[PDB]
RNA sequence: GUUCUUAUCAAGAGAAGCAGAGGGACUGGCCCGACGAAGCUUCAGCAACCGGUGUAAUGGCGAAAGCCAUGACCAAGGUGCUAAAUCCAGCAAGCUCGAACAGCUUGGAAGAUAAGAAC
Numbered sequence: 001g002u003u004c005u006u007a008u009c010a011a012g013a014g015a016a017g018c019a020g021a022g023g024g025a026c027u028g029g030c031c032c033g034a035c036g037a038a039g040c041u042u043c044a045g046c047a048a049c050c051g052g053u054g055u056a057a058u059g060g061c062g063a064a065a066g067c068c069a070u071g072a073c074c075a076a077g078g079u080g081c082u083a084a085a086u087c088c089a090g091c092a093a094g095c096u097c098g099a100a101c102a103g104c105u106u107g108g109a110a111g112a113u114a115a116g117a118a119c
Stems, first nucleotide, its partner, number of pairs: 002118008014043002017040002022032003027089003044082003049078002051074003057070004086110001091107005
């Protein structure tokens, strides 16, 4: 730095510095931007994957080995996040209806962050 796997993503939380053309991953829509995009720097905050009580407790499935599900209170230490649900949609199934309509719901592919594991 990659890739594989697992978990989460309709909650929460932004002020000043330098700096001046873009950015919201890709695409399409829509939104953001000189009353200041991106960036890099500080401070503060949200948060709880790693972290601590503990490698807790209990149940499940199992021939066994070993797999499986579920809490609570903490938080500056490795990361994270601090416009709009991952801003919406893009692939496929379903229930509505007479049948359609932006009628809704479930999955998936894609993305982001993390924890493992490999060069």